[PDB]
RNA sequence: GCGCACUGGCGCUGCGCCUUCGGGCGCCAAUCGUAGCGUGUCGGCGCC
Ligand code: J8R
Numbered sequence: 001g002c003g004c005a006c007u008g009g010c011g012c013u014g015c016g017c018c019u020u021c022g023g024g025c026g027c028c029a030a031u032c033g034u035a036g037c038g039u040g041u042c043g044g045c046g047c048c
Base pairs, nucleotide, nucleotide: 001047002046003045004044006043009039010038011037012036013035014027015026016025017024
C1' cells in the first nucleotide's frame, strides 16, 4: 500500500421514547455495518 470486516468507530440526515443536563435506548428480514446513506480503521489478522 492492499485485503479480511474481527474490531462495529467515525461523518452525515431523520423519526420515536427516556431524560435535568450534556447523556441513554429503540427504529422487521436480506445486504460488512447502519434507522438510513457514506466511509475500510487507533488496532488485530493476512498479502506485498
Ligand atoms: C466503503 C470502517 C472503521 C471500525 C472504515 C471500528 C468502508 C465501507 C465499512 C467501513 C468502511 C463499504 C464497502 C468501515 C470502520 C472502524 C469499523 C469500521 N464499509 N465501505 N473505514 N471499530 O467496503

Shown are 48 nucleotides from a PDB entry: RNA (Pepper (49-MER)). The structure was determined by X-ray crystallography at 2.7 angstrom resolution and released in 2021. Entry title: Crystal structure of the Pepper aptamer in complex with HBC508. Ions in the entry include magnesium. Keywords: Fluorescent RNA, Aptamer, HBC508, RNA.